[PDB]
An RNA structure (4.5S SRP RNA (Ffs)) from Escherichia coli, in which 104 nucleotides are resolved.
Among the 36 different proteins in the entry, which are not shown, are 50S ribosomal protein L15, 50S ribosomal protein L18 and 50S ribosomal protein L27.
Rfam match: Bacterial small signal recognition particle RNA.
The 2017 paper behind the entry is "Structure of the quaternary complex between SRP, SR, and translocon bound to the translating ribosome".
NCBI's taxonomy places the organism under Bacteria, Pseudomonadati, Pseudomonadota, Enterobacteriaceae, Escherichia.
RNA sequence: GGCUCUGUUGGUUCUCCCGCAACGCUACUCUGUUUACCAGGUCAGGUCCGGAAGGAAGCAGCCAAGGCAGAUGACGCGUGUGCCGGGAUGUAGCUGGCAGGGCC
Numbered sequence: 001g002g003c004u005c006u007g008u009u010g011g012u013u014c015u016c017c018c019g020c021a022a023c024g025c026u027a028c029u030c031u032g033u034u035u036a037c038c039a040g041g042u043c044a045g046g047u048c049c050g051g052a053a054g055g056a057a058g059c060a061g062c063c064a065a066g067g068c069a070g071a072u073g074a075c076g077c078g079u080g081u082g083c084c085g086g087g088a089u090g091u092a093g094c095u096g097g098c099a100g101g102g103c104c
Stems, first nucleotide, its partner, number of pairs: 001104012014090001015088004019083003029071007040063003047056003
C1' cells in the first nucleotide's frame, strides 16, 4: 500500500404472492362494401280468390343476416420503469459496509 474469506448488516438476481404509479399485445362488435331463386321481415309492380268487402303465394328494392375488410371496449397472454414498494422462501448465487485476520 492492496487483496481474500469468516462474524454481523445493507442491497440485488432467481422462484412464489401482492399494492400504487409510469409504457405496450388476440377473439367479438361499429362503419365500408358485398350474397339471383332454393335461410327471414317489409314485401311496390304484377298475379291468385271474391259482385263487393278484403285476404293471399311472392319477385325486385330496403333492413337484418350470411362472405371480405377499415378499428371499438372488456376478457386472454407479457414486462432492461419508479415507490432501492410490501412480503414469503433458498441448505442458494452475486455485491457492499463494519470487527478483522492473513497473504504479500